This is an experimental structure of RNA (guide RNA), together with DNA, with 41 nucleotides shown.
The reconstruction used 490,999 particles.
Shen et al. published it in Nature in 2023: "Oligomerization-mediated activation of a short prokaryotic Argonaute".
The depositors describe the entry as "Structure of tetramerized MapSPARTA upon guide RNA-mediated target DNA binding".
Keywords: pAgo, SPARTA, Argonuare, Oligomerization, TIR domain, NAD, IMMUNE SYSTEM.
Released in 2023, the model rests on electron microscopy data to a resolution of 2.7 angstroms.
[PDB]
Context: bound to proteins that are not shown
RNA sequence: UGACGGCUCUAAUCUAUUAGU
DNA sequence: CTAATAGATTAGAGCCGTCA
Numbered sequence: 001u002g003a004c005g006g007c008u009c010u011a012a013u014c015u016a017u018u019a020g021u
Numbered sequence: 022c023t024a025a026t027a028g029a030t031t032a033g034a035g036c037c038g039t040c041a
Stems, first nucleotide, its partner, number of pairs: 004038002007035004014028003018024001
Other pairs, nucleotide, nucleotide, family: 003039cWH006036cWH011031cWH012030cWH013029cWH020021cWS020022cWH
C1' cells in the first nucleotide's frame, strides 16, 4: 500500500514463589 | 545467570467486512 473497524494467532518483559548454585 | 507455576503488560502479524 484508498480507509476504518472487529477478530484470531505468536513473541517478549516484569513481579512472587519453587527447584537450579 | 538459570528451569518451572501464576498474574499483569507489552508489541507483531495476518485475515475479513463495508449493500441490504